The PDB entry is titled "Crystal Structure of the Ribotoxin Restrictocin and a 31-mer SRD RNA Inhibitor". This is an experimental structure of RNA, with 31 nucleotides shown. Ions in the entry include potassium. Protein in the same entry: Restrictocin. The work is reported in "Crystal structures of restrictocin-inhibitor complexes with implications for RNA recognition and base flipping" (Yang et al., Nat.Struct.Biol., 2001). The structure was determined by X-ray crystallography at 2.15 angstrom resolution and released in 2001.
[PDB]
RNA sequence: GCGCUCCUCAGUACGAGAGGAACCGGAGCGC
Numbered sequence: 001g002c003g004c005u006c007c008u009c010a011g012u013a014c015g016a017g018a019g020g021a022a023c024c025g026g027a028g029c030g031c
Stems, first nucleotide, its partner, number of pairs: 001031007014019001
Other pairs, nucleotide, nucleotide, family: 008024cWW009023tHS010022tHH011012cHS011020tWS012021tWH013020tHS
């Protein structure tokens, strides 16, 4: 450097086919 899982962010931003992220932050597995 890359991938995955969990926490947090946050049921927040945003949305109105009534749903719903990510950045920053933290920990694990693997390449």

Crystals were grown from: PEG5000, K-MES, KCl, pH 6.5, VAPOR DIFFUSION, HANGING DROP, temperature 292K.